[PDB]
Molecule: c-di-AMP riboswitch aptamer (ydaO/yuaA leader)
Organism: Homo sapiens
RNA sequence: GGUUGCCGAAUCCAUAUGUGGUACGGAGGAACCGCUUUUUGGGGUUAAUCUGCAGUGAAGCUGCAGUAGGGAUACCUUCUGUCCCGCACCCGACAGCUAACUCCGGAGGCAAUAAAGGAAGGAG
Ligand code: 2BA
Numbered sequence: 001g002g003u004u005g006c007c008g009a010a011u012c013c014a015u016a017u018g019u020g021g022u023a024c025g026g027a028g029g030a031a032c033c034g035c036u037u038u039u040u041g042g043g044g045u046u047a048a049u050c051u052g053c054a055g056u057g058a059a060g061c062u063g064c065a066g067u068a069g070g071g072a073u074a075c076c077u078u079c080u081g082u083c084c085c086g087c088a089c090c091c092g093a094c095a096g097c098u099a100a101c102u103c104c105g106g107a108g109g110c111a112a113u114a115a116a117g118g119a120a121g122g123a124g
Stems, first nucleotide, its partner, number of pairs: 004111004012021003024105005033096001039093001041094001042091004050066006069085005075122006
C1' cells in the first nucleotide's frame, strides 16, 4: 500500500489478453571509508540464525532444551503483562560500503468471545 482484521515488499490499473504499467520492495555498481584472511569456498532474499544433548564416528536430516532476531495483543503509538514464529528459497567461484547508472520482485498465508488484558498520551 491493501484488508473487517493479521503476517508479508507483494496492492491496484490498463490491455490488442502477447503483455505493459503500479503503491510498495530487492540486488549489482565509484570516490571516500572499510577489509587486506581468500575449499576451511563465498554470497543473496527472509524475523527465521546460532548454541549445547541425542539419532551418526564427519556433513545432512530428525527429536529435545534453548537462542540472535521477529509477529499479535482488535481506534492509534508506546510501555507493561500475555500468547506465539524462529520456515524456506536462491546465486554458482562471484558481489564490503557505494554517487551516476544497471538488473529485477510486486507471491502467498491466515483470524472469530478472545490476555480483542491493563496503564500513559493521542484520535474520535
Ligand atoms: P499469532 O500472533 O498467534 O497469530 C495467529 C494468527 O492470527 C495469524 O496467522 C493471523 O492470521 C491472525 N491474527 C493475528 N493477529 C491478528 C489481529 N490483530 N487481527 C486479526 N487477525 C490476527 P499467521 O499470520 O499465520 O501467524 C502465525 C504466527 O506466526 C503468529 O501467531 C505469530 O506469532 C508468528 N508470526 C506472524 N508473523 C510474523 C512475523 N512477521 N515475524 C515473526 N513471527 C511472526